[PDB]
RNA sequence: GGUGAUUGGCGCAGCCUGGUAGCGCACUUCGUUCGGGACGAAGGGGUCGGAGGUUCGAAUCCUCUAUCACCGACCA
Numbered sequence: 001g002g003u004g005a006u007u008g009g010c011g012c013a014g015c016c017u018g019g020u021a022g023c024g025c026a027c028u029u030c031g032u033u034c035g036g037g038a039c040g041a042a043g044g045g046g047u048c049g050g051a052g053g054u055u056c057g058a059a060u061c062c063u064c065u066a067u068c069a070c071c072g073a074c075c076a
Base pairs, nucleotide, nucleotide: 002071007066012024019056027043028042029041030040049065050064051063052062053061
């Protein structure tokens, strides 16, 4: 190889009937502590594999290959 899929905040891990990416954890600051931790508060954190197309415009739709993995490469 072929068989369908899967792949996005540090990372774990919803969104994927196009128009608005969420949740905890972590993180930052301040409370807060002899102080650290804990505890709250205030916050931010990925353009959603890549490249193309379709479309009024795509994380999504489609095609490919870049993977990861999966089920099978049986009868002689």
The depositors describe the entry as "70S E. coli ribosome with a stalled filamin domain 5 nascent chain". An RNA structure (Pro-tRNA) from Escherichia coli, in which 76 nucleotides are resolved. It holds a match to the Rfam family "tRNA". Rfam classes the family as a transfer RNA. Rfam describes the family as follows. Transfer RNA (tRNA) molecules are approximately 80 nucleotides in length. The entry has 29 different proteins, among them 50S ribosomal protein L5, 50S ribosomal protein L17 and 50S ribosomal protein L3. The reconstruction used 614,463 particles.